Background: Keywords: bulge-helix-bulge, RNA. Shown are 38 nucleotides from a PDB entry: RNA (ABISS7). The entry is an ensemble of 10 models. The PDB entry is titled "The solution structure of a substrate of archaeal pre-tRNA splicing endonucleases". Method: solution-state NMR. The entry became public in 2005.
RNA sequence: GGGUGACUCCAGAGGUCGAGAGACCGGAGAUAUCACCC
Numbered sequence: 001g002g003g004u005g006a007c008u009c010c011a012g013a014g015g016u017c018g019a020g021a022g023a024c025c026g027g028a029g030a031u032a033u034c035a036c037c038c
Stems, first nucleotide, its partner, number of pairs: 001038006007029004014025004
């Protein structure tokens, strides 16, 4: 330099939707580092 994958962090029930039950899975965040091949 090139290809591929991820990770950190913390907590409401939040977030999206609303007249309504319920319906679905988070919410906050960002680069560092590791592993494999050359």
Sample source: RNA was prepared by in vitro transcription with T7 RNA polymerase.